[PDB]
RNA sequence: CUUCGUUCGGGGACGAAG
Numbered sequence: 001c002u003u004c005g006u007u008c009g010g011g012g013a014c015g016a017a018g
Stems, first nucleotide, its partner, number of pairs: 001018005
């Protein structure tokens, strides 16, 4: 920094791999 995961959902939150 992308990609999953967690949540009803979202966190420039947590778990994991590129």

This is an experimental structure of RNA (P-site ASL SufA6) from Escherichia coli, with 18 nucleotides shown. Crystals were grown from: 5% PEG 20k, 5% PEG 550 MME, 100 mM TRIS-ACETATE, 200 mM KSCN, 10 mM MAGNESIUM CHLORIDE. The entry also models magnesium and zinc ions. It comes from the structure "The 70S P-site ASL SufA6 complex". Hong et al. published it in Proc. Natl. Acad. Sci. U.S.A. in 2018: "Mechanism of tRNA-mediated +1 ribosomal frameshifting".